[PDB]
Context: bound to proteins that are not shown
C1' cells in the first nucleotide's frame, strides 16, 4: 500500500412465551398487557 | 475447549479489535 472481517454498545424494525377478543374445518386468520426472551442448535477424541 | 453442518434484521465518526496478501 491492498483485500476481507469480529464482538461489545446505542437506536430502529421484526420475531418468541404468557391472559382476553377472531361467522377460520383439505381450516389455523387478525388485534393484543401487568413480568419475561431474541442468539445458537446439533455434531466430533 | 479446537473443527464440521445449519443459522446469524438494519444502520452508527460509539468502544475494542482481528485475519490474509503486497
Nucleotide at each position: 500500500g491492498g483485500u476481507u472481517u469480529a464482538g461489545a454498545u446505542c437506536u430502529a424494525a421484526g420475531g418468541a412465551c404468557u391472559u382476553c377478543c377472531u361467522a377460520a374445518u383439505u381450516a389455523g386468520u387478525g388485534g393484543u398487557u401487568u413480568g419475561u426472551c431474541c442468539a445458537a442448535u446439533g455434531u466430533u477424541c | 475447549g479446537g473443527g464440521c453442518a445449519u443459522g446469524c434484521u438494519a444502520g452508527a465518526c460509539u468502544c475494542u479489535g482481528a485475519a490474509c496478501c503486497c
An RNA structure (Chains: B) with a sequence from Candida tropicalis MYA-3404, in which 67 nucleotides are resolved. It was solved by X-ray crystallography to 2.85 A. It comes from the structure "Structure of telomerase from Candida Tropicalis in complexe with TWJ fragment of telomeric RNA". Crystals were grown from: 0.2M sodium citrate tribasic dihydrate 0.1M Bis-Tris propane 13% PEG 2000 MME. It was solved together with Telomerase reverse transcriptase. The organism belongs to Candida tropicalis, within Eukaryota.